About this RNA:
This is an experimental structure of RNA, with 32 nucleotides shown. Crystals were grown from: 10 mM Magnesium chloride hexahydrate, 50 mM HEPES sodium pH 7.0, 4.0 M Lithium chloride. The entry is indexed under Diaminopurine, RNA, Non-canonical base pair. Entry title: 16mer self-complementary duplex RNA with D:C pair sequence 1. The work is reported in "Diaminopurine in Nonenzymatic RNA Template Copying" (Jia et al., J.Am.Chem.Soc., 2024). It was solved by X-ray diffraction to 1.42 angstrom.
RNA sequence: AGAGGAGAUCUCCUCU
RNA sequence: AGAGGAGAUCUCCUCU
Numbered sequence: 001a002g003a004g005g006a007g008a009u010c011u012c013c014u015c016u
Numbered sequence: 017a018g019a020g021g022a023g024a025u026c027u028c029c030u031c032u
Base pairs, nucleotide, nucleotide: 001032002031003030004029006027007026008025009024010023011022013020014019015018016017
């Protein structure tokens, strides 16, 4: 650096 | 508002 697990916020769309 | 599709950045961990 990348890929992956988990989490956050946001963008955008659908549904209720 | 929530849930869901897609996307962004970030947090944190594992692997190579």